Released in 2013, the model rests on electron microscopy data to a resolution of 4.9 angstrom. This is an experimental structure of RNA (16S Ribosomal RNA, nucleotides 1 to 1033) from Sus scrofa domestica, with 934 nucleotides shown. Among the 35 different proteins in the entry, which are not shown, are MRPL3, MRPL19 and MRPL22. The entry is indexed under RIBOSOME, MAMMALIAN MITOCHONDRIAL RIBOSOME, 39S LARGE RIBOSOMAL SUBUNIT, TRANSLATION, RIBOSOMAL PROTEINS, RRNA, POLYPEPTIDE EXIT SITE, MEMBRANE ASSOCIATION. An Rfam search finds the family "Archaeal large subunit ribosomal RNA" in it. Rfam 15.1 lists 2,955 matches to the family in 1,139 species. The family is grouped with related families in Rfam's "LSU clan". The depositors describe the entry as "39S large subunit of the porcine mitochondrial ribosome".

Context: one part of a larger RNA, bound to proteins that are not shown
RNA sequence: ACCAAAGCUAGCUCAACAU
RNA sequence: AAAUAAAAUAAAACAUUCACCUAACAUUAAAGUAUAGGAGAUAGAAAUUUUUAUCCUGACGCUAUAGAGAUAGUACCGUAAGGGAAAGAUGAAAGAAUAAAAUAAAAGUAAAAAAAAGCAAAGAUUACCCCUUCUACCUUUUGCAUAAUGGUUUAACCAGAAAAAAUCUAACAAAGAGAACUUUAGCUAGAUACCCCGAAACCAGACGAGCUACCCAUGAGCAGUUUAAAAGAACCAACUCAUCUAUGUGGCAAAAUAGUGAGAAGACUUGUAGGUAGAGGUGAAAAGCCUAACGAGCCUGGUGAUAGCUGGUUGUCCGAGAAAGAAUUUUAGUUCAACCUUAAAAAUACCCCAAAA
RNA sequence: AUUCCAAUGUAUUUUUAAGAGAUAGUCUAAAAAGGUACAGCUUUUUAGAAACGGAUACAACCUUGACUAGAGAGUAAAUCUUAAUAC
RNA sequence: ACAUAAUCCCAAAAA
RNA sequence: AACAAACUCCUAGCCCAAUACCGGACUAAUCUAUUGAAACAUAGAAGCAAUAAUGUUAAUAUGAGUAACAAGAAGCCUUUCUCCUCGCACACGCUUACAUCAGUAACUAAUAAUAUACUGAUAAUUAACAACCAAUAAACCAAAACAACACUAAAACGUUUAUUAAUUACAUUGUUAACCCAACACAGGAGUGCACCAAGGAAAGAUUAAAAGAAGUAAAAGGAACUCGGCAAACACAAACCCCGCCUGUUUACCAAAAACAUCACCUCUAGCAUUACUAGUAUUAGAGGCAAUGCCUGCCCAGUGACACCAGUUUAACGGCCGCGGUAUUCUGACCGUGCAAAGGUAGCAUAAUCACUUGUUCUCCAAAUAAGGACUUGUAUGAAUGGCCACACGAGGGUUUUACUGUCUCUUACUUCCAAUCAGUGAAAUUAACCUUCCCGUGAAGAGGCGGGA
Numbered sequence: 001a002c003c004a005a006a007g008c009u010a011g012c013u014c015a016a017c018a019u
Numbered sequence: 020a021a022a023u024a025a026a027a028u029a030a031a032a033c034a035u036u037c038a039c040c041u042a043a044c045a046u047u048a049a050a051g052u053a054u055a056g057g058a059g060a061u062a063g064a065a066a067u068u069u070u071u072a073u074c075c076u077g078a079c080g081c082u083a084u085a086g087a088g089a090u091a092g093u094a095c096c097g098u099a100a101g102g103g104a105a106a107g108a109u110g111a112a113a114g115a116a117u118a119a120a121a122u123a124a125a126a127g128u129a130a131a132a133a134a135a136a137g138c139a140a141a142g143a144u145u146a147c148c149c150c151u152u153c154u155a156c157c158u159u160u161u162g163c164a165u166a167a168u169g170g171u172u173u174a175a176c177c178a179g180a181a182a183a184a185a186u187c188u189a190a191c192a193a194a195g196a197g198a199a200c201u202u203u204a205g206c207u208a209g210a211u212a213c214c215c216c217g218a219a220a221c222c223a224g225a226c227g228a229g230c231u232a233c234c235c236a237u238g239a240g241c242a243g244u245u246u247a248a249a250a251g252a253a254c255c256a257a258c259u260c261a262u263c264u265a266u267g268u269g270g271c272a273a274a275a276u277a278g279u280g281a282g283a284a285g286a287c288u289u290g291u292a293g294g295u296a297g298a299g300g301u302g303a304a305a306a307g308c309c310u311a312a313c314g315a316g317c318c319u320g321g322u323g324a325u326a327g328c329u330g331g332u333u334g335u336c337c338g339a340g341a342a343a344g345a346a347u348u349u350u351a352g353u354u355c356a357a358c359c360u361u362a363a364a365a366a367u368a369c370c371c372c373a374a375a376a
Numbered sequence: 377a378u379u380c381c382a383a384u385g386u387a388u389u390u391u392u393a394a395g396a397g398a399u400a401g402u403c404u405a406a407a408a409a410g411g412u413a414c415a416g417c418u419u420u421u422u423a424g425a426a427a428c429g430g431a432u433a434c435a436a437c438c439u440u441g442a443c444u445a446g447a448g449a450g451u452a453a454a455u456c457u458u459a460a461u462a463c
Numbered sequence: 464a465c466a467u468a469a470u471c472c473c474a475a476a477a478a
Numbered sequence: 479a480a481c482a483a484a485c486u487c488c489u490a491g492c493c494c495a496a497u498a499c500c501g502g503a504c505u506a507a508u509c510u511a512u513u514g515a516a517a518c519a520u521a522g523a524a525g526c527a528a529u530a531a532u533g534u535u536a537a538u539a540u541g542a543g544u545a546a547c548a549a550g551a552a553g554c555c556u557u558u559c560u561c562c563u564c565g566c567a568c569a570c571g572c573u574u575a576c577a578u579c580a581g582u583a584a585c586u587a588a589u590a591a592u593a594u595a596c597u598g599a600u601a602a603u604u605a606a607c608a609a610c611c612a613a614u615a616a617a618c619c620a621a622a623a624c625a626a627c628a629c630u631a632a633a634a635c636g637u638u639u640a641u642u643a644a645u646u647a648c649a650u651u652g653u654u655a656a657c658c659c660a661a662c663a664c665a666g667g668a669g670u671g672c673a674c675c676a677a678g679g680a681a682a683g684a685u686u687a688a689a690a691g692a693a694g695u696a697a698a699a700g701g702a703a704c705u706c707g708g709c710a711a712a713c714a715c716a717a718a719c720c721c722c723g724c725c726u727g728u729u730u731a732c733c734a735a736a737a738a739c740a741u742c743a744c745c746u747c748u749a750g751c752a753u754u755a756c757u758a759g760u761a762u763u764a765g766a767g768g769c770a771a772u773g774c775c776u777g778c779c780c781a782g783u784g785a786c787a788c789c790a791g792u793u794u795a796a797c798g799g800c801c802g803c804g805g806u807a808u809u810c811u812g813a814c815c816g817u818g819c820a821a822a823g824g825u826a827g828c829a830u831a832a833u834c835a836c837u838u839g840u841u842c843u844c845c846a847a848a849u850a851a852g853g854a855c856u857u858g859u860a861u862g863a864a865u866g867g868c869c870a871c872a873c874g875a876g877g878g879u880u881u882u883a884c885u886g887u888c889u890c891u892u893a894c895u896u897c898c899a900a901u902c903a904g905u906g907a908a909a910u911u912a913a914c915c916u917u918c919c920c921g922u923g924a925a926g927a928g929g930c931g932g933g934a
C1' cells in the first nucleotide's frame, strides 16, 4: 500500500407440549 | 406370484457362544440375584415390590472451518443405481470520497557492498559487517547434524470424555441415607484416574453385456491381375488385425504416430433390434473378459468391521525418579515378582571385627 | 569369595492403604564358554557407564556428580618430545 | 607393499 | 615450575539438573452465579492452550519468466500468385452451437488478426421428403450366385382367391438450423451411397543456421571386418541344411502371437427316451474323454485303484507300471548259462534329442579358428509307441545353422535438408521443496560429511 484480513445477518440442533 | 436376514467381529486363533440390532418392550427395588455357558468368554430372569392429577416452554447449544449437506439435493460426476459442492457484508438514506487499522505467508519504496567464513546467532564492536564461541527440529532407537523418518510457507481445523474399592472435603453417628441398601465406626454426598486416523477383506440388498466375451433376430460390405469348368488357387487396394524397428514417456493419445508386416470368399468384417452377472456368466482355455487396475465387478448398507502394527497427541514451575525374576499357540503383546511414586503409621536398618560355616 | 553378628559413624529398613509404568539395550575392565590366543562376534558372571572439562572431532576411556545470578579466586584430568644397533 | 592431496589435529621445536 | 572444568572457595538470593513414569502448586481462552460496567477476582462448568500425523481446508511461493502453444506472400477492400490434397450426401445421434445486427477494457478460442465455434439483441422453411394404419381365412412348389443350368450350406425380402369393414387418410410429428463420443476447439473412433475434380485445407507469430536430438538425403576404398542375431539400413530376394506344428485360423483388450488352443480324422465310453435345452433330433443320432491331416504301426503286465458283470472274474486308445547280480573264447565284449526279485521287467522305432548330469561325450562335415549347427556312434544320469511312437509333400510375421548378392552395420566417419533446442515478443506449467550464506582434500562421525576437526 498490493494481493488482504476486520466489521452483521439469514440459519438451524435438542428437550417439552400440542397434534 | 410368494419365502426364519446376516456376516465382519468379541472368545487376542477358532468351532459351541456373543449385550446388541426387525416389531412389541414405563418408575423404585428384587438384581447383576436364581440359573445358564468349549462351567471359557459371557449370557441372565421370574415370583414378588414400589410408584405418581392437570395448569406453569426454552437454552451455564452453536455461528460461515461451528451448527443440518442445504441461498440446493442445484451445478457437476457416473450408462445406471448412486455420489455430492462452492457460493452474501458501503450508508439511516447513493444522497455513491464520510468511516476507523492498514500489521497474516507472497513481490514493489531499497540487490549483492575492500582478495570473508558461517544449522543462520550470541559476547564484543561500529547507528551497518568481517574475527572469535556452537553438529536443524521432530519421530523412531543401544545410539541420528546424520546420507533413518515427517514437514514449501502462512492461517485455521485437529486427537485422555468411564468411580467399584480407595485417598480427600463435609453431614450425622450405632447409625446413615427423601420407605432403597449398608453397617463390630459406619453411612451419605461432592471432588480425584483408562486419546484419534489407517487397511487388504467378509456379509447382505441391488445396480451393470451403450465397453468387452459368446449367442439369438434382422440387414449390409469385401477393387484388380494370371488362369484349365471352378465365390476354385496365389498376389495385391478397402476393411479387419498390431510382426519388427523408431518416435512419443505429466504425450497428439490413461494404448498414439511413422516405416514395415498378417488376413483379405472366409472359422470373414460390420449396423440395428435382443439374451446370459458376482454362493456367477462367458471363455477356438491366457487364471482372460464382464464399462480404462477382476485369483473374482461396482454401488449402498452392516461399519466408526478388525489392526498386539506404523505414523501422531498442544501452557508454567517445583520434588523424587526406572534398562531385565519366572511363565505364556509367547518373543514387535500380556500377568504378578525386581524396582518406583503418593499419603500415613509402627519399627528399626545398614557399613558389619574376633566366637563360626 | 561370601553366608552371619558386636562395636563405628549413620540414617533409614519396612508394615499397611491406593496407583504406575518397564520386560526387541550396548561398550569398556576382569573371569569364563563358543569361534580362529578373529571380529564394532555371540552366549554368562562381577563392576563402571552415558554436561558442553581432556582425549583433533567421536556413546562408554580420564577428571567431576549437576541451585540461579556475578567483567572474582583456587584446582582436577589433559595438551608439545623421547626407544635402536652388527672392524 | 595398495588404489583422489600431504603430515598418525596447524606450524615448528628439542633430544 | 605455568595454563586449564556444572569441582572447591568468595559474593547475593526465588537453597542445591535430568528420559519413561508418579506427585504438588499455578497461568491463557469460553460460558454461568456475584461484583464492577468500553481493561478485573471469588467459584462452578468444558468441544479449554498445536510446529509435525506422505494431516485436513484455504491463501500464497519455489521451480520460472523455464518447459509448452503458433512456416506462404503481395496488395486491396477485396483479389492475385504460390503449397498440400480428400472429401460432399443418408442416418443413429447433438439440444440454438447457428444466420443478421451491434459491441469486444474484461472473460471467451493457450496471443494478435479476428471469429464457423465470445457477449448482447434479433432471424430460424416447403412437399409430391422421412416417421404414423386394414382384420382374417384359403391356394402353391422347383434357393440365391445380370442362371435354360449346375452345385452346395438345402435356401433375406414373395403372390393369388374369398368374406367383413373404414372415412375426408385435403391430417399429426420431425427435417432444413451448428455438430458428435474420449475431463480439452484432443495427430486417437465408428454405420450407408458414390465421386477423386471445377469439391476442400493452407506447416497462418517472427528471428537465429551453436551443441545435441528426431525425420530425411548423399559418400572415397573395403563390403558384416558391427553385433546376442544382416537389428537397422540403402540394394534386393539366388541358393542349403534341421527342430516343432499338418494346413486356412484362434488366444493373455493394455509387456508373451509362439511349439500353445482350435482344426479335419482315429479310438474309447455313456444314452431305445418325447411336446418351451438337447431336438420339434432318433445308434449313419446325441453327450463325454484322449489323440490330432496323411503314411507305417500302436508289443507286455489286471497284484493295487477305476470301470463292467456281482465277491469271483473280466477290462490298457482305463488311472499306471514295464529289473539286478555272477560265470563263459589273444585283449575287450558276452550269442549262451546260472541266480535273486516282481503283477509283468522297454518289443518296433528313435537317441548327447525341446530329453544327456558328468559335457564343450567321441568321430565326421561346415570355418583360416565352430561350447552353436548338420551327419553318425550308444553306459538312454533322466526316449518310447493314442498325456501316442517314427517319418512325411506342402504350409509358418514360430525357434536355429551355412554360401551368394547388396549395404554408413562396421574400419570410420563426413556433409546437407526439415522439426525442436538458441534469441525476441505474447500466454504462462509441473513433480520437488525443513530452513539454506551451499568449494576441496585428509581423518572422524551408526562404519560413504558442503554444515565436525585440521589444511588447501
Base pairs, nucleotide, nucleotide: 008107012080013078014077029036033057045070054062055061095102096101140152141151154927156169158167172537173536174535175534176533179332185211186210187209188208189207191205194201195200214331217328221321222320223319224318226316232295233294234293236291237290238289239288240287241285243254244253245252246251258282259281260280263278264277265276266275297313299309300308301307334504335503336502337501344355346353347352360394361393363391364390367387369385375379376378402425403424404423405422406421407420408419409418410417429438430437443491444490445489448487449486450485505527508523509522510521511520512519539911546905547904550559551558552557560680561679562678565672566671567670568669577600578599579598580597581596587592607652608651609650612642613641614640615639616638617637630633658667684901685900691897692896693895694894695893696892697891699889700888703887708884716881718879720877721876722874723873727739728738744768745767746766748764749763773868774867775866778799779798782797783796784793785792786791801818802817803816804815805814828858839855840854842852843851914928917934918933919932920931921930
Other pairs, nucleotide, nucleotide, family: 001126cWH002125cWH003124tWS009083tWW010082tWW011081cWW011086tSS011087tWS015076cWW025321tWS026321tSS027324tSS028037cWW030059cSS031352cWS034035cWS036060tWS046069cWW047068cWW049066tWS050065tHH051063tWS053063tHS056059tHS056060tHS087088cHS091105tHH092103tWS093104tWH094103tHS097099tHS097100tHS098229tWS099226cSS100226cSS109113tWH110112tHS110114tHS123173cSS123537tWS138912cWW139914tWS139929cHS142150cWW155170cWW157168cWW160162tHS161401tSS161435cWS163167tHS164923cWS165923tWS177528tWS178331tSS178528tHH190206cWW194205tSS195206tSS196199cWH215330cWW218325tWH219324tWH225316tWW225317cWW227296tWH227297tWH228231tWS228295tWH228300tWS232301tSS235292cWW241256cWS241257cWS242255tWS247249tHH250623tHS257283tHS262279cWW267272tWS271275cWS280875cSS286726cWH286740cWS302305tWS303727tSS306314cHS330531cSS338500cWW339499cWW340498tHS341497tWH342426tWH345354cWW349352tWS358396tWH358397cWW359395cWW366388cWW368386cWH370384cWW371383tWS372381tWS374380tWS396499cSS401425cWW411414tHS411415tHS424436cSS427483tHS429453tSS433921tSS435436cSS439452cSS446488cWW451483tWH453482tHS454481cWW455480cWW468918tWS470920cHS506526cWS529530cHS540910cWW541909tHS542908tHH543906tHS544907tWH545906tHS547548cHS548683cHS553556cWS563677tWW564674tHS571657cWW582584tHS582593tWW587663cWS610649tWW619620tSS621629tWH622628tWH623627tWW625627tWH659666cWW660664tWS674675cWS683902cWW689899tHS690898cWW697886tWH698890cWW701885tHS701887tHS702709cWH702710cWW702885tWH717880cWW719878cWW724872tWS725741tHS730735tWH737832tWS742770tWS743769cWW744795tWS747765cWW750760tWS769864cSS771870tHS775863tWS776864cWH777800cWW779821cSS780796tWH794797cWH799821tWS799822tWS806812tWS806813tHS807811tWH812814tHS819823tWW820822tHS824862tWS825863tWH826862tHS826867tWS827861cWW829831cSS829856tWS830839tHS831833tHS834836cHS841853cWW848850cWS863866cSS886890cWS886891tWS913929cWW919931cWW922927tWH
Description: NCBI's taxonomy places the organism under Eukaryota, Euteleostomi, Sarcopterygii, Artiodactyla, Sus scrofa.